Context: bound to proteins that are not shown
RNA sequence: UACGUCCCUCUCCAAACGAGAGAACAUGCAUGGGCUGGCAUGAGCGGCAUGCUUC
RNA sequence: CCGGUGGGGCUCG
RNA sequence: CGUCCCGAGGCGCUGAACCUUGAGGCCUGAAA
RNA sequence: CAUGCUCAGGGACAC
Numbered sequence: 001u002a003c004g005u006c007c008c009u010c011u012c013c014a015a016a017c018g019a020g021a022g023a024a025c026a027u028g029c030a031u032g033g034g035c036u037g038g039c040a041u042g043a044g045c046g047g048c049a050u051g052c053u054u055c
Numbered sequence: 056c057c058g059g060u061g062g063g064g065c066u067c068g
Numbered sequence: 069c070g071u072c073c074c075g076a077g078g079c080g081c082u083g084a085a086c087c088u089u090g091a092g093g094c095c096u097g098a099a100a
Numbered sequence: 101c102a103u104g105c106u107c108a109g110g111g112a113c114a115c
Base pairs, nucleotide, nucleotide: 004113005112006111007110008109009023010022011021012020028105029104030103031102032101033095034094035093037087038086044081045080046079060077063074064073067070
C1' cells in the first nucleotide's frame, strides 16, 4: 500500500455487563388498510314516522 | 313490504 | 277522551364501538 | 395490500 476488522447506527433466535445471531438504501423503518383474535352492542337521535328493515 | 315500550306521576283541554 | 311533559329500565340504527406487536401476531411471491 | 422517509454513511485501526 491493499484486502479487511471494530466503534457510532438499525433488528432480536442472544443477553446482568461483556459476548452472540444479523443488516449495511434493505418492504429497512414509519403510518394507514385488510386478516386473525379479545370484549360484548359505543356517542347521538328517535317512537305509527323526512326512524329502521325489505322492495 | 315490514316493524315500532315502560311500574307510576304532573299540567292544559 | 284528547294533547303535551317527569320517569329507572327496554327497543332501532348496532356481532356495534374500542383494542390487535410492543421484550418485538400475519398479508406487498399459490388462488381469491 | 398502499403510501411516506433515506440523496457521497461518519470515526478509528489495519500502517